[PDB]
Context: bound to proteins that are not shown
RNA sequence: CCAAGUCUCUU
RNA sequence: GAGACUUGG
Repeated sequence: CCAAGUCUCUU
Repeated sequence: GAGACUUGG
RNA backbone atom coordinates (compact mmCIF):
# COMPACT_ATOMS: atom_id res chain seq x y z
P C A 1 -1.60 3.54 3.47
O5' C A 1 -0.71 2.84 2.35
C5' C A 1 -0.66 3.35 1.02
C4' C A 1 -0.68 2.25 0.00
C3' C A 1 -1.92 1.37 0.00
O3' C A 1 -3.00 1.93 -0.72
C1' C A 1 0.00 0.00 0.00
P C A 2 -4.51 1.43 -0.46
O5' C A 2 -4.62 0.08 -1.29
C5' C A 2 -5.85 -0.30 -1.90
C4' C A 2 -6.07 -1.79 -1.84
C3' C A 2 -7.27 -2.24 -1.03
O3' C A 2 -8.49 -2.18 -1.76
C1' C A 2 -5.38 -3.49 -0.37
P A A 3 -9.88 -1.96 -1.00
O5' A A 3 -10.22 -3.40 -0.41
C5' A A 3 -10.43 -4.50 -1.28
C4' A A 3 -10.81 -5.74 -0.52
C3' A A 3 -11.86 -5.55 0.56
O3' A A 3 -13.18 -5.50 0.06
C1' A A 3 -10.06 -6.74 1.47
P A A 4 -14.33 -4.78 0.93
O5' A A 4 -14.54 -5.76 2.16
C5' A A 4 -14.96 -7.10 1.93
C4' A A 4 -15.00 -7.89 3.21
C3' A A 4 -15.77 -7.25 4.35
O3' A A 4 -17.17 -7.38 4.23
C1' A A 4 -13.71 -8.02 5.15
P G A 5 -18.12 -6.14 4.61
O5' G A 5 -18.34 -6.32 6.17
C5' G A 5 -18.70 -7.59 6.69
C4' G A 5 -18.28 -7.74 8.12
C3' G A 5 -18.65 -6.60 9.05
O3' G A 5 -20.01 -6.62 9.46
C1' G A 5 -16.41 -7.17 9.41
P U A 6 -20.73 -5.24 9.87
O5' U A 6 -20.11 -4.91 11.29
C5' U A 6 -20.18 -5.85 12.34
C4' U A 6 -19.31 -5.46 13.50
C3' U A 6 -19.53 -4.06 14.06
O3' U A 6 -20.68 -3.95 14.87
C1' U A 6 -17.23 -4.44 13.82
P C A 7 -21.57 -2.62 14.80
O5' C A 7 -20.82 -1.61 15.76
C5' C A 7 -20.59 -1.96 17.11
C4' C A 7 -19.54 -1.08 17.74
C3' C A 7 -19.80 0.41 17.67
O3' C A 7 -20.71 0.86 18.66
C1' C A 7 -17.58 -0.02 17.03
P U A 8 -21.71 2.08 18.34
O5' U A 8 -20.93 3.35 18.88
C5' U A 8 -20.34 3.35 20.17
C4' U A 8 -19.07 4.16 20.18
C3' U A 8 -19.24 5.64 19.90
O3' U A 8 -19.64 6.38 21.03
C1' U A 8 -17.50 4.79 18.56
P C A 9 -21.15 6.91 21.14
O5' C A 9 -21.09 8.35 20.47
C5' C A 9 -20.38 9.40 21.11
C4' C A 9 -19.30 9.96 20.22
C3' C A 9 -19.70 11.12 19.32
O3' C A 9 -19.67 12.37 19.98
C1' C A 9 -18.50 9.52 18.06
P U A 10 -20.78 13.49 19.67
O5' U A 10 -20.32 14.13 18.28
C5' U A 10 -21.15 15.08 17.62
C4' U A 10 -21.02 14.99 16.12
C3' U A 10 -22.26 15.38 15.32
O3' U A 10 -22.45 16.77 15.19
C1' U A 10 -21.36 13.37 14.46
P U A 11 -23.91 17.35 14.84
O5' U A 11 -24.11 17.02 13.30
C5' U A 11 -23.46 17.80 12.31
C4' U A 11 -23.95 17.52 10.91
C3' U A 11 -25.45 17.56 10.67
O3' U A 11 -25.96 18.87 10.61
C1' U A 11 -24.47 15.74 9.48
P G B 1 -21.08 10.39 5.01
O5' G B 1 -19.77 11.30 4.92
C5' G B 1 -19.87 12.71 4.76
C4' G B 1 -19.55 13.43 6.05
C3' G B 1 -18.38 12.87 6.84
O3' G B 1 -17.13 13.31 6.35
C1' G B 1 -20.21 13.27 8.29
P A B 2 -15.96 12.24 6.08
O5' A B 2 -15.23 12.11 7.49
C5' A B 2 -14.57 13.22 8.06
C4' A B 2 -14.33 13.03 9.54
C3' A B 2 -13.56 11.78 9.94
O3' A B 2 -12.16 11.91 9.78
C1' A B 2 -15.46 11.99 11.31
P G B 3 -11.28 10.65 9.31
O5' G B 3 -11.02 9.85 10.66
C5' G B 3 -10.39 10.47 11.76
C4' G B 3 -10.71 9.76 13.05
C3' G B 3 -10.25 8.32 13.15
O3' G B 3 -8.88 8.21 13.49
C1' G B 3 -12.48 8.49 13.90
P A B 4 -8.03 6.92 13.03
O5' A B 4 -8.53 5.78 14.02
C5' A B 4 -8.49 5.98 15.42
C4' A B 4 -9.40 5.03 16.15
C3' A B 4 -9.11 3.55 15.97
O3' A B 4 -8.03 3.10 16.77
C1' A B 4 -11.43 3.93 15.73
P C B 5 -7.10 1.91 16.25
O5' C B 5 -7.96 0.60 16.53
C5' C B 5 -8.52 0.37 17.82
C4' C B 5 -9.50 -0.77 17.80
C3' C B 5 -9.01 -2.06 17.16
O3' C B 5 -8.20 -2.82 18.03
C1' C B 5 -11.17 -1.55 16.34
P U B 6 -6.97 -3.67 17.45
O5' U B 6 -7.67 -4.98 16.88
C5' U B 6 -8.52 -5.76 17.71
C4' U B 6 -9.42 -6.65 16.90
C3' U B 6 -8.74 -7.54 15.87
O3' U B 6 -8.16 -8.70 16.45
C1' U B 6 -10.64 -6.52 14.90
P U B 7 -6.73 -9.22 15.93
O5' U B 7 -7.06 -9.85 14.51
C5' U B 7 -7.93 -10.96 14.40
C4' U B 7 -8.41 -11.17 12.98
C3' U B 7 -7.33 -11.31 11.92
O3' U B 7 -6.73 -12.59 11.90
C1' U B 7 -9.04 -9.88 11.14
P G B 8 -5.20 -12.76 11.44
O5' G B 8 -5.25 -12.50 9.87
C5' G B 8 -5.89 -13.42 9.01
C4' G B 8 -6.23 -12.81 7.67
C3' G B 8 -5.06 -12.37 6.81
O3' G B 8 -4.39 -13.44 6.17
C1' G B 8 -6.74 -10.71 6.76
P G B 9 -2.85 -13.29 5.74
O5' G B 9 -2.93 -12.48 4.37
C5' G B 9 -3.75 -12.93 3.31
C4' G B 9 -4.03 -11.83 2.32
C3' G B 9 -2.83 -11.33 1.52
O3' G B 9 -2.51 -12.18 0.43
C1' G B 9 -4.06 -9.49 2.34